Method: X-ray diffraction, resolution 4.29 angstrom. The entry became public in 2013.
Solved structure of RNA (RNA transcript), together with DNA, 42 nucleotides shown.
The entry also contains DNA-directed RNA polymerase subunit alpha, DNA-directed RNA polymerase subunit beta, DNA-directed RNA polymerase subunit beta' and DNA-directed RNA polymerase subunit omega, not shown here.
It comes from the structure "Crystal structures of bacterial RNA Polymerase paused elongation complexes".
The work is reported in "Structural basis of transcriptional pausing in bacteria" (Weixlbaumer et al., Cell(Cambridge,Mass.), 2013).

[PDB]
Context: bound to proteins that are not shown
RNA sequence: AUGUGUGCU
DNA sequence: GGGAATCTCTTCCAGCACACAT
DNA sequence: AAGAGATTCCC
Numbered sequence: 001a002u003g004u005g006u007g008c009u
Numbered sequence: 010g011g012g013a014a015t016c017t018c019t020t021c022c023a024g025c026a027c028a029c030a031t
Numbered sequence: 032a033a034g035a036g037a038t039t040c041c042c
Base pairs, nucleotide, nucleotide: 001031003029004028005027006026007025008024009023010042011041012040013039014038015037016036017035018034019033020032
Other pairs, nucleotide, nucleotide, family: 002030cWW
C1' cells in the first nucleotide's frame, strides 16, 4: 500500500 | 441492412477505528 | 462481480 472481518457513527 | 448475441470494459457509496492477510 | 455498450455474425 490493497483485500477479508468486526466495532462504533 | 438489421437484429440479436456475446464479450469486454467500467463502475466500485458517508465516516473513523481495531484487526488480520497478501 | 454485474450491467451496459459495442462489435460481429447470421438471417